The RNA has 36 modelled nucleotides. The structure was determined by X-ray crystallography at 3.5 A resolution and released in 2016.

Context: bound to proteins that are not shown
RNA sequence: CCAGCAUUAUGAAAGUGA
RNA sequence: UCACUUUCAUAAUGCUGG
Repeated sequence: CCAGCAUUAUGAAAGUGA
Repeated sequence: UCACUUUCAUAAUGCUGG
RNA backbone atom coordinates (compact mmCIF):
# COMPACT_ATOMS: atom_id res chain seq x y z
O5' C A 1 0.40 2.94 2.07
C5' C A 1 -0.58 3.28 1.10
C4' C A 1 -0.66 2.25 0.00
C3' C A 1 -1.90 1.36 0.00
O3' C A 1 -2.98 1.91 -0.73
C1' C A 1 0.00 0.00 0.00
P C A 2 -4.45 1.89 -0.11
O5' C A 2 -4.93 0.42 -0.45
C5' C A 2 -4.39 -0.26 -1.56
C4' C A 2 -4.94 -1.65 -1.64
C3' C A 2 -6.19 -1.92 -0.80
O3' C A 2 -7.39 -1.49 -1.40
C1' C A 2 -4.63 -3.60 -0.41
P A A 3 -8.68 -1.26 -0.49
O5' A A 3 -8.86 -2.68 0.19
C5' A A 3 -9.75 -3.64 -0.35
C4' A A 3 -9.87 -4.85 0.55
C3' A A 3 -10.73 -4.68 1.78
O3' A A 3 -12.11 -4.79 1.54
C1' A A 3 -8.70 -5.68 2.39
P G A 4 -13.13 -4.23 2.62
O5' G A 4 -12.96 -5.24 3.83
C5' G A 4 -13.38 -6.58 3.70
C4' G A 4 -13.29 -7.31 5.01
C3' G A 4 -14.06 -6.70 6.16
O3' G A 4 -15.42 -7.06 6.16
C1' G A 4 -11.87 -7.14 6.87
P C A 5 -16.47 -6.14 6.95
O5' C A 5 -16.04 -6.35 8.46
C5' C A 5 -16.49 -7.48 9.18
C4' C A 5 -16.12 -7.38 10.62
C3' C A 5 -16.66 -6.17 11.35
O3' C A 5 -18.00 -6.30 11.75
C1' C A 5 -14.38 -6.41 11.83
P A A 6 -18.88 -4.99 11.99
O5' A A 6 -18.20 -4.33 13.26
C5' A A 6 -18.09 -5.06 14.47
C4' A A 6 -17.35 -4.28 15.54
C3' A A 6 -17.80 -2.85 15.78
O3' A A 6 -18.97 -2.77 16.57
C1' A A 6 -15.47 -2.89 15.62
P U A 7 -19.94 -1.52 16.41
O5' U A 7 -19.12 -0.33 17.08
C5' U A 7 -19.10 -0.21 18.49
C4' U A 7 -18.15 0.86 18.96
C3' U A 7 -18.54 2.29 18.65
O3' U A 7 -19.47 2.81 19.57
C1' U A 7 -16.32 1.95 18.01
P U A 8 -20.54 3.88 19.08
O5' U A 8 -19.65 5.18 18.88
C5' U A 8 -19.07 5.85 19.98
C4' U A 8 -18.34 7.08 19.54
C3' U A 8 -19.13 7.99 18.61
O3' U A 8 -20.02 8.85 19.27
C1' U A 8 -17.07 7.57 17.65
P A A 9 -21.11 9.63 18.41
O5' A A 9 -20.23 10.57 17.46
C5' A A 9 -19.61 11.74 17.97
C4' A A 9 -19.18 12.66 16.86
C3' A A 9 -20.27 13.10 15.90
O3' A A 9 -20.99 14.22 16.36
C1' A A 9 -18.45 12.26 14.66
P U A 10 -22.38 14.57 15.68
O5' U A 10 -21.96 14.94 14.18
C5' U A 10 -21.89 16.29 13.75
C4' U A 10 -21.57 16.41 12.28
C3' U A 10 -22.71 16.13 11.31
O3' U A 10 -23.63 17.19 11.18
C1' U A 10 -20.84 14.92 10.61
P G A 11 -25.12 16.86 10.75
O5' G A 11 -24.95 16.35 9.25
C5' G A 11 -24.61 17.25 8.21
C4' G A 11 -24.82 16.63 6.86
C3' G A 11 -26.18 15.97 6.64
O3' G A 11 -27.20 16.89 6.30
C1' G A 11 -24.51 14.46 6.01
P A A 12 -28.72 16.50 6.58
O5' A A 12 -29.04 15.48 5.39
C5' A A 12 -28.82 15.86 4.02
C4' A A 12 -29.04 14.69 3.08
C3' A A 12 -30.33 13.91 3.28
O3' A A 12 -31.45 14.49 2.66
C1' A A 12 -28.54 12.40 3.26
P A A 13 -32.90 14.15 3.22
O5' A A 13 -33.13 12.65 2.73
C5' A A 13 -33.50 12.36 1.38
C4' A A 13 -33.87 10.91 1.22
C3' A A 13 -35.02 10.43 2.11
O3' A A 13 -36.30 10.64 1.54
C1' A A 13 -33.16 9.03 2.45
P A A 14 -37.59 10.55 2.48
O5' A A 14 -37.62 9.02 2.92
C5' A A 14 -38.16 8.02 2.07
C4' A A 14 -38.45 6.77 2.84
C3' A A 14 -39.33 6.95 4.06
O3' A A 14 -40.71 6.99 3.78
C1' A A 14 -37.41 5.81 4.71
P G A 15 -41.69 7.58 4.89
O5' G A 15 -41.63 6.49 6.04
C5' G A 15 -42.38 5.29 5.96
C4' G A 15 -42.36 4.56 7.27
C3' G A 15 -43.04 5.29 8.42
O3' G A 15 -44.44 5.08 8.48
C1' G A 15 -40.88 4.66 9.09
P U A 16 -45.35 6.06 9.35
O5' U A 16 -44.83 5.81 10.84
C5' U A 16 -45.30 4.71 11.60
C4' U A 16 -44.92 4.86 13.06
C3' U A 16 -45.43 6.11 13.75
O3' U A 16 -46.78 6.02 14.17
C1' U A 16 -43.14 5.84 14.23
P G A 17 -47.64 7.35 14.39
O5' G A 17 -47.00 7.96 15.72
C5' G A 17 -47.15 7.31 16.97
C4' G A 17 -46.45 8.07 18.06
C3' G A 17 -46.79 9.55 18.17
O3' G A 17 -48.01 9.81 18.82
C1' G A 17 -44.47 9.33 18.18
P A A 18 -48.86 11.11 18.42
O5' A A 18 -48.10 12.28 19.20
C5' A A 18 -48.13 12.37 20.62
C4' A A 18 -47.22 13.46 21.13
C3' A A 18 -47.53 14.87 20.63
O3' A A 18 -48.51 15.53 21.40
C1' A A 18 -45.26 14.39 20.24
O5' U B 1 -37.86 21.72 11.52
C5' U B 1 -37.26 22.73 12.32
C4' U B 1 -37.55 22.53 13.78
C3' U B 1 -37.17 21.17 14.35
O3' U B 1 -35.80 21.07 14.69
C1' U B 1 -39.38 21.66 14.98
P C B 2 -35.10 19.64 14.77
O5' C B 2 -35.66 19.04 16.13
C5' C B 2 -35.30 19.60 17.39
C4' C B 2 -35.80 18.77 18.53
C3' C B 2 -35.46 17.29 18.47
O3' C B 2 -34.16 16.99 18.95
C1' C B 2 -37.76 17.51 18.85
P A B 3 -33.45 15.62 18.53
O5' A B 3 -34.35 14.52 19.24
C5' A B 3 -34.40 14.42 20.65
C4' A B 3 -35.13 13.18 21.07
C3' A B 3 -34.69 11.91 20.35
O3' A B 3 -33.56 11.30 20.93
C1' A B 3 -37.02 12.10 20.19
P C B 4 -32.64 10.35 20.04
O5' C B 4 -33.58 9.10 19.79
C5' C B 4 -33.94 8.24 20.85
C4' C B 4 -34.78 7.09 20.36
C3' C B 4 -34.19 6.29 19.20
O3' C B 4 -33.24 5.34 19.61
C1' C B 4 -36.41 6.85 18.70
P U B 5 -32.16 4.79 18.55
O5' U B 5 -33.06 4.00 17.50
C5' U B 5 -33.65 2.75 17.82
C4' U B 5 -34.21 2.08 16.60
C3' U B 5 -33.27 1.96 15.41
O3' U B 5 -32.37 0.88 15.52
C1' U B 5 -35.32 2.81 14.66
P U B 6 -31.05 0.87 14.62
O5' U B 6 -31.62 0.70 13.14
C5' U B 6 -32.26 -0.51 12.74
C4' U B 6 -32.71 -0.45 11.31
C3' U B 6 -31.64 -0.13 10.29
O3' U B 6 -30.88 -1.26 9.93
C1' U B 6 -33.48 1.24 9.89
P U B 7 -29.34 -1.07 9.59
O5' U B 7 -29.38 -0.32 8.18
C5' U B 7 -29.80 -1.00 7.01
C4' U B 7 -29.75 -0.10 5.81
C3' U B 7 -28.41 0.53 5.51
O3' U B 7 -27.49 -0.35 4.89
C1' U B 7 -30.08 2.17 5.36
P C B 8 -25.91 -0.12 5.06
O5' C B 8 -25.65 1.15 4.13
C5' C B 8 -25.90 1.09 2.73
C4' C B 8 -25.75 2.44 2.08
C3' C B 8 -24.43 3.15 2.32
O3' C B 8 -23.42 2.74 1.41
C1' C B 8 -26.20 4.62 2.78
P A B 9 -21.88 2.82 1.82
O5' A B 9 -21.53 4.35 1.56
C5' A B 9 -21.89 4.99 0.34
C4' A B 9 -21.53 6.46 0.38
C3' A B 9 -20.26 6.79 1.12
O3' A B 9 -19.11 6.65 0.34
C1' A B 9 -21.97 8.18 1.90
P U B 10 -17.70 6.66 1.05
O5' U B 10 -17.69 8.06 1.78
C5' U B 10 -17.15 9.20 1.15
C4' U B 10 -16.80 10.25 2.16
C3' U B 10 -15.71 9.88 3.14
O3' U B 10 -14.42 10.05 2.61
C1' U B 10 -17.52 10.78 4.32
P A B 11 -13.18 9.36 3.34
O5' A B 11 -13.18 10.03 4.77
C5' A B 11 -12.68 11.34 4.94
C4' A B 11 -12.59 11.67 6.39
C3' A B 11 -11.72 10.74 7.21
O3' A B 11 -10.35 11.07 7.14
C1' A B 11 -13.79 11.03 8.28
P A B 12 -9.26 9.94 7.38
O5' A B 12 -9.25 9.81 8.97
C5' A B 12 -9.18 10.97 9.77
C4' A B 12 -9.50 10.67 11.21
C3' A B 12 -8.86 9.44 11.79
O3' A B 12 -7.50 9.62 12.15
C1' A B 12 -11.13 9.43 12.34
P U B 13 -6.47 8.39 12.06
O5' U B 13 -6.88 7.52 13.34
C5' U B 13 -6.76 8.08 14.65
C4' U B 13 -7.42 7.20 15.69
C3' U B 13 -6.92 5.76 15.78
O3' U B 13 -5.74 5.63 16.54
C1' U B 13 -9.26 5.78 15.75
P G B 14 -4.67 4.48 16.18
O5' G B 14 -5.40 3.16 16.68
C5' G B 14 -5.82 3.06 18.02
C4' G B 14 -6.41 1.72 18.32
C3' G B 14 -5.76 0.53 17.64
O3' G B 14 -4.57 0.10 18.30
C1' G B 14 -8.09 0.40 17.39
P C B 15 -3.44 -0.75 17.52
O5' C B 15 -4.20 -2.13 17.20
C5' C B 15 -4.49 -3.07 18.22
C4' C B 15 -5.22 -4.27 17.68
C3' C B 15 -4.57 -4.98 16.50
O3' C B 15 -3.55 -5.88 16.88
C1' C B 15 -6.83 -4.62 16.01
P U B 16 -2.65 -6.58 15.74
O5' U B 16 -3.73 -7.43 14.92
C5' U B 16 -4.36 -8.59 15.46
C4' U B 16 -5.10 -9.33 14.36
C3' U B 16 -4.27 -9.66 13.13
O3' U B 16 -3.54 -10.87 13.27
C1' U B 16 -6.30 -8.65 12.46
P G B 17 -2.25 -11.19 12.35
O5' G B 17 -2.90 -11.39 10.90
C5' G B 17 -3.87 -12.41 10.67
C4' G B 17 -4.26 -12.49 9.21
C3' G B 17 -3.16 -12.20 8.22
O3' G B 17 -2.32 -13.30 8.01
C1' G B 17 -5.04 -10.96 7.63
P G B 18 -0.93 -13.10 7.28
O5' G B 18 -1.38 -12.41 5.93
C5' G B 18 -1.93 -13.16 4.87
C4' G B 18 -1.97 -12.34 3.61
C3' G B 18 -0.63 -11.81 3.11
O3' G B 18 0.11 -12.77 2.39
C1' G B 18 -2.23 -10.09 3.06
The entry also contains Interleukin enhancer-binding factor 3, not shown here.
Crystals were grown from: 50mM sodium citrate pH 5.0, 1.0M ammonium formate.
The entry is indexed under double stranded RNA binding domains, dsRM, dsRBDs, dsRNA, NF90, ILF3, DRBP76, RNA binding protein.